An RNA, together with DNA: 354 nucleotides with solved positions. Akatsu et al. published it in J.Biol.Chem. in 2023: "Cryo-EM structures of RNA polymerase II-nucleosome complexes rewrapping transcribed DNA".
Context: bound to proteins that are not shown
DNA sequence: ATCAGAATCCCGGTGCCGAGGCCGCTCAATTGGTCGTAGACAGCTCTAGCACCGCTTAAACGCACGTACGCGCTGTCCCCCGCGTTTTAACCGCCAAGGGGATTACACCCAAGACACCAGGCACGAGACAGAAAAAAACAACGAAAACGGCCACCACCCAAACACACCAAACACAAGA
DNA sequence: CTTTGTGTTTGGTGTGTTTGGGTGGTGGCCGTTTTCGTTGTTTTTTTCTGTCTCGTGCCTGG
DNA sequence: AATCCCCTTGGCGGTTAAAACGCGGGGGACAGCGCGTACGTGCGTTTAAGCGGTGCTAGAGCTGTCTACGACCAATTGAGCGGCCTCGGCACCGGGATTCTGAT
């Protein structure tokens, strides 16, 4: 140090 | 006669395309030259053309006639004509019908994988038919010789032509008929 | 008035007969056709000459 | 997962130009009356193609002979030919004058 996919916050 | 109107003819224009002019190739017209066969000129002939005539006669010329079709005037329907009226056959024009992509708060937080393997083309690596190239032999003619079919004669018998018979077909009229 | 039946009368035609001729076979001369050698050829057969078809190395393929 | 956007291609209509129905509507083939005078159909009369001989002869077909233009194959070149490039008569328009045309 990148991209996806998932839980969630006002 | 005489005036209106509508089809024509004639006066600028006006551009735009397709004749008239050009330029750059090349083959076909041109120029030379050599075989060699049809073509050019002289001549024999006799064959088929042309001058002349007797005798025949039917086709040709000339004339009576009177009528039936040619040609002159009518009556008439009907069969094209003239312009209005649809009546069709074509090229756009244009608005409906079906099929594409695009966009869908705004801010912030944590956590979990993964950050390519593997499996047929290109190059190259080599054989058989096909994409293609070489050859030859049965296929079309044209040259030189045999000897039969092809044309003028000879020739007879068998059709086509004139003469005449009888024989049918027919075609104006006197005469009967409604 | 004016149709038809025929009374005359003239023409097309079916026989029949002599003729006569235009043309129907068979001979024998000659250049016709005919056929055998000779040319040119083409295109179908075989033959040289490059895509397919299967087998490697790599290295992109989903 | 519902609207709008734009691109695509199939219809009924405007418009054009050319062409049948009809309507009046006029003058024409027809077809019939008459009149005319021309030619079939014959009937008198001549002589010219035709048969048929008779005789003359002009030239084309044939045949020779001698030949020069033609058919034929190398060379050679310039208009013929193909492909472009420029202008101007006029077919079609706007628009006035001429003239036939029909009804009066």
């Nucleotide at each position: 140090g990148u991209c996806u996919u998932g839980g969630g916050u006002g």
The sample was in a buffer at pH 7.5.